[PDB]
RNA sequence: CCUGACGC
DNA sequence: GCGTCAGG
Numbered sequence: 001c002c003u004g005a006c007g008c
Numbered sequence: 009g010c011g012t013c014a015g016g
Stems, first nucleotide, its partner, number of pairs: 001016008
Other pairs, nucleotide, nucleotide, family: none
C1' cells in the first nucleotide's frame, strides 16, 4: 500500500 | 474515517 478483522 | 492487528 491493498484486503479482511477488531476498537472508537 | 483513523487507530491497531493479521494476511496478502